[PDB]
Context: one part of a larger RNA, bound to proteins that are not shown
RNA sequence: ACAGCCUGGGGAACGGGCCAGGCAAAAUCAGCGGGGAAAGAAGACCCUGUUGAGCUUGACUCUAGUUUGACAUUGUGAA
RNA sequence: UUUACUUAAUCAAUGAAGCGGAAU
RNA sequence: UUCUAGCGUUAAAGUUUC
RNA sequence: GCGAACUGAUCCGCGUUGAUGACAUUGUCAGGUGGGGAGUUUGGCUGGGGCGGCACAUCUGUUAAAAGAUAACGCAGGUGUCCUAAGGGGGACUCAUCGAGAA
RNA sequence: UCUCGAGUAGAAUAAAAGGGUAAAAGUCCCCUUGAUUUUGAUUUUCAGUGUGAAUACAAACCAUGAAAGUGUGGCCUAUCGAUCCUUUGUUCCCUCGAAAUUUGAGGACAGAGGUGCCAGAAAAGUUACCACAGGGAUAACUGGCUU
RNA sequence: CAGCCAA
RNA sequence: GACGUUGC
RNA sequence: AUUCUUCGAUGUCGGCUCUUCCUAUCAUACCGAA
RNA sequence: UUCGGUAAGCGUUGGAUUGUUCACCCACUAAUAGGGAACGUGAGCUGGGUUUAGACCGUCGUGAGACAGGUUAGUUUUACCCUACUGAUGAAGUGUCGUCGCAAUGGUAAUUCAACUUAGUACG
RNA sequence: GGAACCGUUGAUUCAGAUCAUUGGUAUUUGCGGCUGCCUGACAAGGCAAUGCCGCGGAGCUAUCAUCUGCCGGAUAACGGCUG
RNA sequence: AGCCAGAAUCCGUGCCAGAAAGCGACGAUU
RNA sequence: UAUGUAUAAAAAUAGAGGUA
RNA sequence: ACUCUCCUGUAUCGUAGAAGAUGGGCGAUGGUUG
RNA sequence: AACGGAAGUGUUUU
RNA sequence: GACUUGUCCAUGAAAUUCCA
RNA sequence: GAAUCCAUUGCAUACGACUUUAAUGUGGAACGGGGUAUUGUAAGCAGUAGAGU
RNA sequence: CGAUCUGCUGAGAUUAAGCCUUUGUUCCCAAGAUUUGU
Numbered sequence: 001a002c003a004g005c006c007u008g009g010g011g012a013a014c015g016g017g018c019c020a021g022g023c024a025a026a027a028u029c030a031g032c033g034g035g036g037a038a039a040g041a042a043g044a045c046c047c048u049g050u051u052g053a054g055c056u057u058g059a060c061u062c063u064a065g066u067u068u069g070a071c072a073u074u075g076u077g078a079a
Numbered sequence: 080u081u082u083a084c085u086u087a088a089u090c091a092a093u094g095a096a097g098c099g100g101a102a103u
Numbered sequence: 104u105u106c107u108a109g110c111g112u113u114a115a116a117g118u119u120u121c
Numbered sequence: 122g123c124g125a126a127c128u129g130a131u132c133c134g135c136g137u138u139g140a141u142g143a144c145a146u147u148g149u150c151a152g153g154u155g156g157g158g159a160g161u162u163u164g165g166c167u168g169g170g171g172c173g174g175c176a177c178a179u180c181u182g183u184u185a186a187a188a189g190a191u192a193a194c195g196c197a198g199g200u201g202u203c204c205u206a207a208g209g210g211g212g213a214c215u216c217a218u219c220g221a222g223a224a
Numbered sequence: 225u226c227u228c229g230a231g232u233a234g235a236a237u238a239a240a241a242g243g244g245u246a247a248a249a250g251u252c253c254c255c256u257u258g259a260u261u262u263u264g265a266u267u268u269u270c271a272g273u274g275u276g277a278a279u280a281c282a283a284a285c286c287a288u289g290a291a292a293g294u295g296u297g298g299c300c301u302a303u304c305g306a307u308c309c310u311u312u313g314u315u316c317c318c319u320c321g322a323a324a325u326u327u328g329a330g331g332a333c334a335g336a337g338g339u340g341c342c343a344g345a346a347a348a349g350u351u352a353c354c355a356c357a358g359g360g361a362u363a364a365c366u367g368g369c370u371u
Numbered sequence: 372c373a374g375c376c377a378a
Numbered sequence: 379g380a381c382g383u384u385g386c
Numbered sequence: 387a388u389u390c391u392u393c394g395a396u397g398u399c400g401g402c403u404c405u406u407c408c409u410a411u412c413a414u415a416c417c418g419a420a
Numbered sequence: 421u422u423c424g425g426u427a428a429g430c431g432u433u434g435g436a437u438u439g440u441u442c443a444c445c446c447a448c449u450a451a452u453a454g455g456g457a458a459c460g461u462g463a464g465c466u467g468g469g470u471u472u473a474g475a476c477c478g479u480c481g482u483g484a485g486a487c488a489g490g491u492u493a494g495u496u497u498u499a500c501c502c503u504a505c506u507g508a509u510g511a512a513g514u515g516u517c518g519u520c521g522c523a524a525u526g527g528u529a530a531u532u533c534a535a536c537u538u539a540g541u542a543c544g
Numbered sequence: 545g546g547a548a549c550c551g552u553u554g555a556u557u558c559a560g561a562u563c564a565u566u567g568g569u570a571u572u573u574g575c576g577g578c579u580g581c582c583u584g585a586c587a588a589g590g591c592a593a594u595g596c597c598g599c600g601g602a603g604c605u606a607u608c609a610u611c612u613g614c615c616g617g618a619u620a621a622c623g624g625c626u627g
Numbered sequence: 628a629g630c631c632a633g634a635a636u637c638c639g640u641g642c643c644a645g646a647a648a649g650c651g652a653c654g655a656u657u
Numbered sequence: 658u659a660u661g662u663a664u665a666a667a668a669a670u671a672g673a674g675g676u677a
Numbered sequence: 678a679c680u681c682u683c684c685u686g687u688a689u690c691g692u693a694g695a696a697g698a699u700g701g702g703c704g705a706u707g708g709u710u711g
Numbered sequence: 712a713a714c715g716g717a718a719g720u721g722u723u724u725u
Numbered sequence: 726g727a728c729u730u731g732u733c734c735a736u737g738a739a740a741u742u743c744c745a
Numbered sequence: 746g747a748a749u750c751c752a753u754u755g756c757a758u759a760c761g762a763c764u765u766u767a768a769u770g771u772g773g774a775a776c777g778g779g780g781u782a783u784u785g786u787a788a789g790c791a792g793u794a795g796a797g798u
Numbered sequence: 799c800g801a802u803c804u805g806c807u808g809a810g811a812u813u814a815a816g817c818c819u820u821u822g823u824u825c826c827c828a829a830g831a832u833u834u835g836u
Base pairs, nucleotide, nucleotide: 002016005022006021007020008019009018027509028508029507030506031505034503035502036501038498039497046359047358048357049356051355052354053351054350055349056348059161060160061159062158063157065154066153067152068151069150070149071148072147075084076083077082078081079080089140090139091138092137098134099133100132101131117127118126119125164177165175166174173194178200179199180198181197182196183195201342202238203298204297208256209255210254211253212252213251214250216234218230219229220228221227222226223225236245237244239303241301242300243299258285260284261283262282265279266278267277268276273343286295287294288293309337310336311335312334313333315332317331318330319329320328367390368388372385373384374383375382399468400466401465402464404460406456407455408454409453412431414429415426416425417424418423419422433447434446435445474492475491476490477489478487479486480485515656516655517654518653519652520651521650522649525644526643527642528641530557532555533554534553535552536551543545558613559612560611561610562609566606567605568604569603574599575598576597577596578595579592580591581590582589583588615639616638617637618636623631624630625629661690663689664688672683673682674681675680698736699735700734701733702732703731707729708728710726712723713722714721746834747833748832749831750830752766755763770827772826773825774824775823776822777820778819779818780817782812783811784810789806790805791804792803797799
Other pairs, nucleotide, nucleotide, family: 001017cWW004036cWS010015tWH013367cSS013368cSS025648cHS026510tHS029759tWS032504cWW033034cHS033499tWS033503cWW036463cWH045393tWS046169tSS050345tWW056483cSS057059cWH057482cWS060156tHH064155tHS074143tSS074145cHH085142tWS085143tWH087142tHS088141cWW088145tWS089141cWW093095cWS096097cHS114130tHH115116cHS115129tHS116128cWW120124cWW121122cWS142144cWS155157cHS161347tWS162348cWH163349cWH174176tHS180240tWS184193tWS185192tHH186191tWW198240cSS201304tWS201340tWS203207tWS206208cHS206257tWW206259tHH215248tWH216235cSS217231tHS222223cHS233246tHS235248tWW239302tHS244249tWS245248cSS245249tHS248250tHS258295cSS261296cWH263281cWH264280cWW269275cWW283296tWH289291tHS289292tHS305339tHS305344tSS306339tWH307338tWH314332cWW319321tWS339344cWS349484tSS360364cWH362393tWS363393tWH365392cWW366392cWW369387cWW376381cWW378379tHS397496tWS403461cWW405457cWW409428tHS411413cHS412428tWH413450cSS415634cSS426620cSS427635cWS428430cHS431451tSS432453cWH436444cWW437443cWW439468cSS448452tWW449451tHS461464cHS467496tWS473494tHS481483tHS481484tHS499501cHS508760tWS508761tHS511647tHH523645tSS523646tHS524645tHS529558tWS531556cWW537550cWW538549tHS539548tHH540541cHS540546tWS541547tWH542546tHS563605tHS563606tWH570600tWS572600tWS574783tSS602814tWS606608tSS614640cWW619634tWH620633tHS621633tHS626628tWW626629cWS659662cWS669672cSS676679cWW677678cWW693730tWS694730tWS709727cWW753765cWW754764cWW755757tHS757762cWS758761tWS781813cWW785808cSS785809tHS786807tSS794802cWW795801tWS796800tHS813814tHS835836cHS
């Protein structure tokens, strides 16, 4: 997806379908919450990736700033 | 190295009013 | 310009022309 | 007559005054500082990762089934040295032991 | 401490273990520097690439021995390193391109310096504010097998 | 927990 | 009910 | 312990509620011993 | 009394603290047995436990932060589909409609105690 | 010191009904009462998302009420019979 | 072997449903 | 779906079934 | 107290006739059918 | 005419 | 009311000319 | 000759369904009367009742 | 004038909506549709 009654088996180790059984008669209504591993989002935990970002520090490498040295600007005299 | 000066620049004020001398 | 919550402007006297 | 002039209200210099001053500020460069800010990185293996260990480069014996090959974060130890001889050649010698025995 | 009997290695052989070794490969003595230069060929790991380690030779030069001969480090099986860069050795070498000389630099050839993550990026944390692409190749969570 | 054994 | 031995 | 299934999600304790099964029987019934 | 066999028909409680679990106490009771059901049961509930973001403390870290340490606050969605299960109608064989029945099969249910009489007897 | 069989009267838990009596329930808005406002007063009403208070039939309902809830067969354990 | 006694066990009596594809008797039949 | 659409004792089985 | 049978139905009942015609002679007093 | 109720769907009779 | 294969006998069938 | 619908019933009921009744009758319905029950003595009028002003 | 009290007055109101009963009163009804054969 298709669908929709159960038990067991085997099976990607709990099938609605496969195998063996129990069985099985239209069309419906109001309820119900056992199941459909119900629906809702490419798990939000975890790991992987030579994928990120926030933040931190004595990580690597820088930078604003700050600090000091030099040259420039830069002068006129008196002992 | 020791002192001084101000015109370059820096700082403060203002309405850029009385700054510096001499005369008194 | 200092005892006081005042006002202080729009010169004038002086000298010499006119 | 509120027409004037000159002083009233000195002259001169004229640098608006006052403080600093060839300091200091600025431009370029060179030292230092700088998580304030920027960009990046933060190995692998792994009975999940992480912590450990290094099985990540290597040797002997095993694992290993009588060619060769053969696995595990299987197993018992090792390697990053040392030596001018502990390298090379020649020669002589015989070793570890045990028994016997001389101050 | 030396003496003589036996003494197949029950000792030693740098270092782990295994193998080898008796007129030695062990122990002493003597003389030496084959622990040298230059090729190629092989072996092992292997892709039959590289590195490492090793084997047999050839061309020189030597050591040693009376000689045969042996010796290209350690009795054998481990003990280690690219490109770039830097440095050293070598040549009576090459180049600096208008022509020279002197410096300087760059080359060829042979080494070393280092990559232990050892065929070799230069690299601290944190996230409970967290984000992506994935993963049942991989945990917790549910199952199964196992004790 | 369920036994087998004789001391 | 020791020593053991076989099972859930 | 393993990592076979599930990471384009199987809602992840306990209590409450409620039904069913199991026997390895606490009580009840009925037997056997001491 | 105690130990056993058949035996799961029937029953197996009220509370205190703790999220509990294993527990442990106070009682009652004939008795207060143990387990399975996706560690039965969250579109059943509750949210106490777990529980991102807020915050506190201790320890650890220079720090950001960490702790399988404690302490507080913290969104519990949807069934109207299918089946299952409740109950509710219902076409058609049997000519039609109606009345009175049959019973295949499915389900099933009762439980325990005390007092009295036996009897102060049996047995001592 | 101290039973049991039988029998008896009652209770526990559970199940199925029932509503005579008792209790609960109130839109019987059935009757009465009470407050505020409003219909001029009285009377009689209305409003106050059912105004409030008392009693309240009927119905519903309560291990808060009452009623009802067995004997056959085949067996297990186990003990006999013959053998 | 064949029976007997024998448990709150088991199957029936009883109690609930009635097969909507199990059935019967009966009534009247435009 | 037929083609002959033909057949009614009960019992035991280490025993039965008759006739007389 | 007799005796026979059993040892399955491969047996009995049936079976002839234009898918079964039209007649007749004997015999039986049955047979199958509306 | 009688028989057959276990589902008598017939059997018998004349 | 038929129908006689108990037993004899006499007509008739075809060319639906080799399975359907 | 029946059932169903329409209607009716309340022993029933979400809706269907179920129980009744319904074509001239001890028929049905709508009211009225009686009983039963609930409440607590209604409105009106009357009083030699009423604290008092 | 005046809370209230007393008499008529167990009165009055309510009473089937799922109470009972009625010599009562008035009214209604003999119908449409639809489906069915051994």
An RNA from Schizosaccharomyces pombe: 836 nucleotides with solved positions.
Among the 43 different proteins in the entry, which are not shown, are 60S ribosomal protein L37-B, Ribosome biogenesis protein rlp24 and 60S ribosomal protein L34-A.
An Rfam search finds the family "Eukaryotic large subunit ribosomal RNA" in it. On this family, see Yusupov et al., Science 2001: "Crystal structure of the ribosome at 5.5 A resolution". The family has 88 seed sequences and 107,465 matches in Rfam 15.1.
Method: electron microscopy, resolution 2.8 A. The entry became public in 2022.
It comes from the structure "Ytm1 associated nascent 60S ribosome State 3".
Keywords: 60S Ribosome, nucleophosmin, ribosome biogenesis, fkbp, ribosome.